[PDB]
RNA sequence: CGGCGAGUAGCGCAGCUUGGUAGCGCAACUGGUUUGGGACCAGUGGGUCGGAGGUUCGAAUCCUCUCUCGCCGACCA
Numbered sequence: 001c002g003g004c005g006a007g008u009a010g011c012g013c014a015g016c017u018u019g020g021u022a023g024c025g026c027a028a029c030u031g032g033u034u035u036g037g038g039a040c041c042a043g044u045g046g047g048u049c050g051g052a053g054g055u056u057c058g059a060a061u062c063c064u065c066u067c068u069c070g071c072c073g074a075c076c077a
Stems, first nucleotide, its partner, number of pairs: 001073007010026004028044005050066005
Other pairs, nucleotide, nucleotide, family: 008022tWS009010cHS009011cHS010046cHS015049tWW019056tWS019058tWS020057cWH021058tWS023047tWH027045cWW033039tWS034036tHS055059tWH056058tHS
């Protein structure tokens, strides 16, 4: 330099392929339980999907640019 992929809640991940406007576990918080903890159980609350633009009646999902991080290629005799 070129190509493919990833980026979603504090952390780790589904969802994307195949468009209907967000899940799951842990953590945090409250309750339960205990003499009190821990663990466990039950409840909440917390994102608008890395950023921007586009297509669409409607985009986390499709397209483009951009940032970040991976992976794969890159004389020849």
Molecule: Pro-tRNA
Organism: Escherichia coli BW25113